The RNA (E-SITE TRNA OF 70S RIBOSOME) from Thermus thermophilus has 72 modelled nucleotides. The PDB entry is titled "X-RAY CRYSTAL STRUCTURES OF 70S RIBOSOME FUNCTIONAL COMPLEXES". Primary citation: Cate et al., Science (1999), "X-ray crystal structures of 70S ribosome functional complexes". Rfam match: tRNA. Rfam describes the family as follows. Transfer RNA (tRNA) molecules are approximately 80 nucleotides in length. Clan: tRNA clan. A reference for the family is Hou (1993), "The tertiary structure of tRNA and the development of the genetic code", Trends Biochem Sci. Method: X-ray diffraction, resolution 7.5 angstrom. The entry became public in 1999.
RNA sequence: UCCGUGAUAGUUUAAUGGUCAGAAUGGGCGCUUGUCGCGUGCCAGAUCGGGGUUCAAUUCCCCGUCGCGGAG
Numbered sequence: 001u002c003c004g005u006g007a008u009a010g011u012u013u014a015a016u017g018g019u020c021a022g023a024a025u026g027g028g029c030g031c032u033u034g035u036c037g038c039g040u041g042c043c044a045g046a047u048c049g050g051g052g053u054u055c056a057a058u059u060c061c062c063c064g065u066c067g068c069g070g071a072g
Base pairs, nucleotide, nucleotide: 001071002070003069004068005067006066007065010025011024012023013022027043028042029041030040031039048064049063050062051061052060
C1' cells in the first nucleotide's frame, strides 16, 4: 500500500429482505412477603458514518474509520 473480513441497547450478544429488530445483564417501575431478601412480571433503551439499489434493507451495492488476518 494492496485483497479479503468484521461493526447491532451502556455491555455480551440474536436475525433469509417486516405485526413494530429478538434476548440476557444492568437500569426504572410493579407484583409478592407480617418485613427484607428468592422470586416473578412490565417499560425504556441499539443496526459504525455517509451515499446508493429496492414497493420494502441489520441483510445487496459503493466510500470512510477502526480492529483482524494475509501478500512476489